[PDB]
RNA sequence: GGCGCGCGCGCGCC
RNA sequence: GGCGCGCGCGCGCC
Numbered sequence: 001g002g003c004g005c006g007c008g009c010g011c012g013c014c
Numbered sequence: 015g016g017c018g019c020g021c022g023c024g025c026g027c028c
Base pairs, nucleotide, nucleotide: 001028002027003026004025005024006023007022008021009020010019011018012017013016014015
Other pairs, nucleotide, nucleotide, family: none
């Protein structure tokens, strides 16, 4: 860096 | 709730 997942949170649409 | 998007922190694999 790519890919993937976790934790905390905000916004839009219906 | 579904769906999309964004903010902060961490991990896995290469």